[PDB]
The depositors describe the entry as "RNA polymerase II elongation complex apo structure". The RNA, together with DNA, has 64 modelled nucleotides. The structure was determined by electron microscopy at 2.5 angstrom resolution and released in 2025. The sample was in a buffer at pH 7.5. Among the 12 different proteins in the entry, which are not shown, are DNA-directed RNA polymerase II subunit RPB4, DNA-directed RNA polymerase II subunit RPB3 and DNA-directed RNA polymerase II subunit RPB2. Primary citation: Zhao et al., Nat Commun (2026), "Stepwise transcription stalling by the anti-cancer drug Actinomycin D and insights into short tandem repeat transcription inhibition". Ions in the entry include zinc and magnesium.
Context: bound to proteins that are not shown
RNA sequence: CUAAGAGUAC
DNA sequence: CTTTGTCATTTTGCAGGTACTCTTATTCAATAT
DNA sequence: ATATTG
DNA sequence: TGCAAAATGACAAAG
Repeated sequence: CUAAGAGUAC
């Protein structure tokens, strides 16, 4: 850098 | 004999909009040069 | 000792 | 993954 995931704001 | 409408299956494409932070991980292992 | 392929 | 429409296949009745 990319990807995946999790948490979250209205 | 072939329609013919008819149900019961199969596909099959979709599933609000913005925004923030962090964490991990990028084929394991055996073989041959 | 490390690149390559199942 | 659950609708739910569309497509497809199987199949008892009709001429």